This is an experimental structure of RNA (23S rRNA, nucleotides 2022 to 2907) from Escherichia coli B, with 794 nucleotides shown. It holds a match to the Rfam family "Bacterial large subunit ribosomal RNA". The PDB entry is titled "Translating 70S ribosome in the unrotated state (P and E, tRNAs)". Method: cryo-EM, resolution 1.55 A. The entry became public in 2022. The entry is indexed under 70S, bacterial, translation, high-resolution, RIBOSOME.
Context: one part of a larger RNA, bound to proteins that are not shown
RNA sequence: GAACUCGCUGUGAAGAUGCAGUGUACCCGCGGCAAGACGGAAAGACCCCGUGAACCUUUACUAUAGCUUGACACUGAACAU
RNA sequence: AUGUUCUAACGUUGGCCCCUGAUCGGGGUUGCGGACAGUGUCUGGUGGGUAGUUUGACUGGGGCGGUCUCCUCCUAAAGAGUAACGGAGGAGCACGAAGGUUGGCUAAUCCUGGUCGGACAUCAGGAGGUUAGUGCAAUGGCAUAAGCCAGCUUGACUGCGAGCGUGACGGCGCGAGCAGGUGCGAAAGCAGGUCAUAGUGAUCCGGUGGUUCUGAAUGGAAGGGCCAUCGCUCAACGGAUAAAAGGUACUCCGGGGAUAACAGGCUGAUACCGCCCAAGAGUUCAUAUCGACGGCGGUGUUUGGCACCUCGAUGUCGGCUCAUCACAUCCUGGGGCUGAAGUAGGUCCCAAGGGUAUGGCUGUUCGCCAUUUAAAGUGGUACGCGAGCUGGGUUUAGAACGUCGUGAGACAGUUCGGUCCCUAUCUGCCGUGGGCGCUGGAGAACUGAGGGGGGCUGCUCCUAGUACGAGAGGACCGGAGUGGACGCAUCACUGGUGUUCGGGUUGUCAUGCCAAUGGCACUGCCCGGUAGCUAAAUGCGGAAGAGAUAAGUGCUGAAAGCAUCUAAGCACGAAACUUGCCCCGAGAUGAGUUCUCCCUGACUCCUUGAGAGUCCUGAAGGAACGUUGAAGACGACGACGUUGAUAGGCCGGGUGUGUAAGCGCAGCGAUGCGUUGAGCUAACCGGUACUAAUGAACCGUGAGGCUUAACCU
Numbered sequence: 001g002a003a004c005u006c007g008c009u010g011u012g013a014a015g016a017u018g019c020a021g022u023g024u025a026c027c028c029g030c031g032g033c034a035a036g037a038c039g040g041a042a043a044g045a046c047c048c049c050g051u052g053a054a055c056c057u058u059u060a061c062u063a064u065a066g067c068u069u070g071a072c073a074c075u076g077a078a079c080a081u
Numbered sequence: 082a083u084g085u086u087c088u089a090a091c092g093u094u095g096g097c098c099c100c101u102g103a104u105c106g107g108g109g110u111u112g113c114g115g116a117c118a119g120u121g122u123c124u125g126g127u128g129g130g131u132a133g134u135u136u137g138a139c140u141g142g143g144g145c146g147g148u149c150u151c152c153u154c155c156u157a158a159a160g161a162g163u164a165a166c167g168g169a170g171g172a173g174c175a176c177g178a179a180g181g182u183u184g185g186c187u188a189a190u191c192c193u194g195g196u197c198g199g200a201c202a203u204c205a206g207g208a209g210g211u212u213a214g215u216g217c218a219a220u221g222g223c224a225u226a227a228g229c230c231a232g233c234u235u236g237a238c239u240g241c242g243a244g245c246g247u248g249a250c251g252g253c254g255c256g257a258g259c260a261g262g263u264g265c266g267a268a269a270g271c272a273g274g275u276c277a278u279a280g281u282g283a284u285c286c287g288g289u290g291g292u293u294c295u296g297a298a299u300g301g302a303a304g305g306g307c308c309a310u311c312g313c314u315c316a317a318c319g320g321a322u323a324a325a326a327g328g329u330a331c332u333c334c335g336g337g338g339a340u341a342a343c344a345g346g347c348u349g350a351u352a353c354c355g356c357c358c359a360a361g362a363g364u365u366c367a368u369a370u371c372g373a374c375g376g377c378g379g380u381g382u383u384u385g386g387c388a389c390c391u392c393g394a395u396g397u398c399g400g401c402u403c404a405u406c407a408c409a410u411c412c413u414g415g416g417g418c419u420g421a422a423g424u425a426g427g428u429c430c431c432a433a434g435g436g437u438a439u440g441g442c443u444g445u446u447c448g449c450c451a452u453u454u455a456a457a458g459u460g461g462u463a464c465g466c467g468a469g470c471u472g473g474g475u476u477u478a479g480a481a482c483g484u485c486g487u488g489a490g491a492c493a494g495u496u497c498g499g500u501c502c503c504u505a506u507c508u509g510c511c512g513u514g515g516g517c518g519c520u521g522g523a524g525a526a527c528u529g530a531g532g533g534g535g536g537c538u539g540c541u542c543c544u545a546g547u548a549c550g551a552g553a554g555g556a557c558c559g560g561a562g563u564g565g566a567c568g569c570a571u572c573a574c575u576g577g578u579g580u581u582c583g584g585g586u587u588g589u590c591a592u593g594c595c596a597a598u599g600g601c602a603c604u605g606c607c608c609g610g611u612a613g614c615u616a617a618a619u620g621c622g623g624a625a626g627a628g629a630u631a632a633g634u635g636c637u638g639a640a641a642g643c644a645u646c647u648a649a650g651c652a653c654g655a656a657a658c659u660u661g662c663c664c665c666g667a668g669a670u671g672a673g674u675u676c677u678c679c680c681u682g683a684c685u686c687c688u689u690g691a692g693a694g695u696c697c698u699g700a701a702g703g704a705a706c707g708u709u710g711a712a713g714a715c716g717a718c719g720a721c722g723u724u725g726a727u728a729g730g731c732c733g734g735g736u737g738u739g740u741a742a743g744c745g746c747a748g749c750g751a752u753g754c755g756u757u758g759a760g761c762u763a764a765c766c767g768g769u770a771c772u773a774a775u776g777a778a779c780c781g782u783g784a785g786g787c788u789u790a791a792c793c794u
Stems, first nucleotide, its partner, number of pairs: 003017001006023005026516008035508003039503002047337004052333002054329004060134005066127003070123005076087006091114003095111006137149003146166001150172006173318001174216001175275002180234007188212001190208005214223002217280001219278003238261004244255004250319001263272003286312007294305002344391001345389001346387003350384001352380006361371002397474002399471003403465001404462005411436003414431006438452005479497001481495002483492003517668001521679007531665004537565007549554001567622005575616004582609005587602006626660003633653004680785001682696005687690001697783001702780002706722005727773003730769005737761002743756005
C1' cells in the first nucleotide's frame, strides 16, 4: 500500500489478524467501552554524529572602533638657561 | 631640550555693530586664550566596546581517565603477515674510542690457606665450565669469540654498484664487485662505523659555504639552479594555519535505532529459590530445629553485561479506576515428623476454591509509626492499566540559596512557580436487533450438548472446666446461635429525592382599583410531601449430599520361606477436580423432541424437470396501523383495538398540605374567630365507553423431493 482484517502456543529483523500447529467461528447492522492494530498527530526536542549553524563568555587566536603616547604638518617672533 | 615674554596664524558655545522682520550663518569690531589647543599623516600602548573564527581523533554510547611515533617478547594456529581500552617491558641516546686492524687473553660462583682484613677488597691453589660478559629493554646470537687487554691508526673514506629483501606509495634495508685515495698486517687478508634489531620528522620557506650552470638590450651584479650543510616534543609523531579557549536549560538544521537513556530480546556473573556431603550446635544425640568448609541445579525477580527491535517518536515515577494469571500458600482445608502432655508452636508435604486493613508522615514505591484482621501472601502481565482519569515527583523556558567557575554558565544538591490533544474504521469486549438457514406452512411447551455465575470467614454457647496436666491452664470430634465482608432481589417498614402536590414569605410588574391572583428574581428564597427511583432500609444466598482423587493412612499379599500399602486384588482420604445450587443455552449447520392448528383448484407451454406460465384461490398465522406498558437508546418484548377498561378524561376513595374564597362577628388597626380539618390535591386505588383505539387492505398458499427398509395393503 492493498484486504476475504478471530483466539491461543510457538516461530520469526528477537512483543504476529496475515508464518506453523491447533482451537473457535452462520451473513449484516445499532448503542456502548477503550485492551491491541508497537493506533492518529509532528523527518525525536533527549543521546550521539557533521572537520553543520547561531547567539553568549573570556587573562582562546587574529583583528578592529574608541581611548591614549610621541614625531612631522597647519606653526610664528624675542630673550634666558 | 627647558623656561619667560610677545602677537600675527589658530580657538572663542564673552561683549557690541551690520546683512536682518533671524538665540542659524557670515562679515566687521573688541576682549580673552595663543603658537598652546585642535585636526591630518605616521607611530607605541590599551582595547570582548565590536567582528571573524578555532576549540583533534580512538572509545563495547558520549564525557571523564588512558592512548596517538619507534623497538623487543607473547597472543600468532612450526614460511611471511595477522586484531582488541589483550598480557609484559623499553626508545626520543651514547662513543675519536666504546670505531679500523694486528697480536694476545678467557668468565660467574664456591672451597682451602694467607698481615691488618670483617659475609664480601688484594694473594695462592683447587673445584666449576659461561650458571659470566655485551654502553642502555627484550629476543636472537657470540669461544674462530660479537666478551677482555695492548700496539699502531681514521675505512665513522669519495664516486659507483651485479643482484636481492620489504613496503599501496613516499620510502627503508642487505650487498659482492669496480675506480680513486687510505689504515693495520711479514703475508693471505680485513676495514664504506659500533653483536644485530629503537635513538626519529616529508614538503614549503629561508640561512651558510662551494660551484666549468643561469644572468630579461650588452658587460657585470642581484636573484635562481646544482653540490655540501643548518633551522620543527610539526610527540595528534604522513606533519590542516605563521597564528586559536569555553557556554547554551534561549537554542537551531541535516542525519542515526550505524549509537546511549524507557520497555522488549539474548545472557544469568549477581540475585532469589531448591538440593548434595555432614564439621558441629542441640545435656546424650549430625539430620526435632539449625547446619560450618565445600559441591550440584532451578527460576528469569534483582544489580548488571550485550547493543538485536523501535531515534520520518514504542509518553515517565507514584496515585486513582479496572483488572488477569502463576504458586515458591498469607488465611481458611488435608496431612507426616517434633526436643508434639494440653493450649499454643516449629518444620516439611498436598492444596490456587474463595478471601486477603484503615489511618499519621512523605511526590513517593518502600519504610517507620497508630489501631485493626482469620489473614493484611509473593511474583508475572510494556517494573499490567495516561487514544481510561490525575500530574505531587523526575525532565524546558522565570527566580534564589549553598557550592564550582575570571565568566557565560553549571550541580541523580536544594528551593518557590510552571498548557496532559484525539468525534473509534478494524480486532477485542459489553449489550441489542435485522437476514437467511434448520426441507410444506404455522402457534406453543420443552430436552440440554455446551457456557457462565457462586464457593470467604469471626465470635459466643453446648459438649466440658470434661480429655490432658503437679498446677497454671485447657482441647479434638460433634452440635447450636449470632455477626463482618461480599452478592442477588425488593420497597411492606425506616428514610433520601420528589423544579409535575399543598402551604409560608421578600422585592417588583401586571390583571382598572379593593379584595383575590399570575409573571420574574437559582424552583426567588424556604417549610412539608404523592407515585416512581432508591440505601443507610429488610428478605435471601455461600451449603449439605454424591463421584473420582492429592499428600497421607491402611487391609490382604507374593516376587525375596521373613518382611513389605502393591506387583495381582481390596479400603479410606481435602475449600482443588466432576456433580449437586443459580442463570444463559438447538446457528448443538450434529440446526433435536412433544402437543396443537392450517391448506384436498383448473389449464397451458417447453429444451421434460425438485421446469416455466396464466386463471381461480388467499388458510392457519403474521405483519402493519392505532391506544399503550414498573418493557425500552432505536429495534426488541408485553397488554389492548368497540364481541373493548389499552390510554386520557370523568366519578368515588386514598394520600399530601393544613382550616381556601366569599360572607359575617370582634378589634382604631395589624390581625383574630366562625362558617371549616376547610379548600386544593401528580405519577396511587376502585370504578366508568365520555374521547381515541375503523370496515378494510397487506404478507403468508393450494397436501409438501429421491432412495432404501419395515409394516400393512